[PDB]
C1' cells in the first nucleotide's frame, strides 16, 4: 500500500435509551482548608 | 483527610431535525485480521 471488521467523549481509564432543551466520574496537574513536615 | 479550579471544537466536514455525543453520509486517525513476509 490493497481488502475487511471494530473503535474515536478532557493528557489517561470510561459512563451517557436513533435524540430532549445548560456534557458527566476517577486519575493527573494546580490553588485554598490548617501557624514549617507522610501518601 | 476535606473544597474549588484550568481544561473537550464529544476525531473532522456535511446531511436529517424544533432539537444531534446519540441517527445518516463522507473523511481522517487508532486497533486487530488477511494479502505479503526479508
Nucleotide at each position: 500500500g490493497g481488502u475487511g471488521a471494530g473503535c474515536g467523549u478532557a493528557g489517561c481509564u470510561c459512563a451517557g435509551c436513533u435524540g430532549g432543551u445548560u456534557a458527566g466520574a476517577g486519575c493527573a496537574c494546580c490553588g485554598g482548608a490548617c501557624u514549617g513536615u507522610g501518601g | 483527610u476535606c473544597c474549588g479550579g484550568g481544561g473537550g471544537u464529544c476525531g473532522u466536514g456535511g446531511g436529517u431535525u424544533c432539537a444531534a455525543g446519540u441517527c445518516c453520509c463522507a473523511u481522517c486517525g487508532c486497533u486487530c485480521a488477511c494479502c505479503c513476509c526479508a
The RNA (tRNA(his)) with a sequence from Thermus thermophilus HB27 has 77 modelled nucleotides. Primary citation: Tian et al., Nucleic Acids Res. (2015), "Structural basis for recognition of G-1-containing tRNA by histidyl-tRNA synthetase". It was solved by X-ray crystallography to 2.55 angstrom. Rfam match: tRNA. A reference for the family is Hou (1993), "The tertiary structure of tRNA and the development of the genetic code", Trends Biochem Sci. By type it is a transfer RNA. Rfam describes the family as follows. Transfer RNA (tRNA) molecules are approximately 80 nucleotides in length.